[PDB]
This is an experimental structure of RNA with a sequence from Homo sapiens, with 80 nucleotides shown. Yuan et al. published it in Nat Commun in 2023: "Recognition and cleavage mechanism of intron-containing pre-tRNA by human TSEN endonuclease complex". The sample was in a buffer at pH 8. It was solved together with tRNA-splicing endonuclease subunit Sen15, tRNA-splicing endonuclease subunit Sen2, tRNA-splicing endonuclease subunit Sen34 and tRNA-splicing endonuclease subunit Sen54. Rfam match: tRNA. Its Rfam clan is "tRNA clan". Rfam describes the family as follows. Transfer RNA (tRNA) molecules are approximately 80 nucleotides in length. The literature on the family includes a 1993 paper in Trends Biochem Sci by Hou, "The tertiary structure of tRNA and the development of the genetic code". Gene Ontology term of the family: triplet codon-amino acid adaptor activity. By type it is a transfer RNA. Lineage of the source: Eukaryota > Teleostomi > Tetrapoda > Hominoidea > Homo. It was solved by cryo-electron microscopy to 3.19 angstrom.
Context: bound to proteins that are not shown
RNA sequence: GGCUCUGUGGCGCAAUGGAUAGCGCAUUGGACUUCUAG
RNA sequence: AGAGCAAUUCAAAGGUUGUGGGUUCGAAUCCCACCAGAGUCG
Numbered sequence: 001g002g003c004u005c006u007g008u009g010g011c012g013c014a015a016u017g018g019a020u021a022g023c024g025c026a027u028u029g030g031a032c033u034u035c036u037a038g
Numbered sequence: 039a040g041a042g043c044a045a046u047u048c049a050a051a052g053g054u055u056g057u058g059g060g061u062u063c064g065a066a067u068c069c070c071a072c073c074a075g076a077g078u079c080g
Stems, first nucleotide, its partner, number of pairs: 001079007010025004018063001027050005032042003056072005
């Protein structure tokens, strides 16, 4: 200096021309289970 | 107040789609300019 690839929710990612841009982890709430020195 | 892994089982909220421009009736989807990052060569 050239070439290839990457950029999507806090994180890993789907969707790769037309709906509400969605899934898991994470976070926050429900229900329940145990707790005997939990 | 915890812990919850076939004693587990549900629901919500969460967005600069890198920025800019272009094609197109709609662009996170295609095309260019660049910003940051990784690998390779030299």